[PDB]
RNA sequence: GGGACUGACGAUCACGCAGUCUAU
Numbered sequence: 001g002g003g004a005c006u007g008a009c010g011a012u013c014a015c016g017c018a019g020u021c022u023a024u
Base pairs, nucleotide, nucleotide: 003021004020005019006018007017009016010015
Other pairs, nucleotide, nucleotide, family: 002022cWW005020cWW012013cWS
């Protein structure tokens, strides 16, 4: 935003990452 989808595994902190998104 606008709800996810399957979340594994992290540090622990929101942070990514993985694939997945389509709205928005």